[PDB]
The RNA has 27 modelled nucleotides. It comes from the structure "NMR structure of E. coli ribosomela decoding site with apramycin".
């Protein structure tokens, strides 16, 4: 980069949603 995975805030009723940002590995 590219295959493939893991996960980021913010808010908030902290139940949850929005919002959108990585990362991790392997060629």
């Nucleotide at each position: 980069g590219g295959c493939g995975u893991c996960a980021c805030a913010c808010c908030u009723u902290c139940g949850g949603g929005u919002g959108a940002a990585g990362u991790c590995g392997c060629c």
Method: solution-state NMR. The entry became public in 2013. Bound small molecules: apramycin (AM2).